[PDB]
Context: bound to proteins that are not shown
RNA sequence: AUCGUGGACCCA
RNA sequence: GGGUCCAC
Numbered sequence: 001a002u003c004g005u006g007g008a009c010c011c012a
Numbered sequence: 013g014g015g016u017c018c019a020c
Stems, first nucleotide, its partner, number of pairs: 004020008
Other pairs, nucleotide, nucleotide, family: none
């Protein structure tokens, strides 16, 4: 410098 | 909605 989606944990 | 993980 890092697209879309889902799930989980933390934040939040 | 971020960080992380695991996926398509």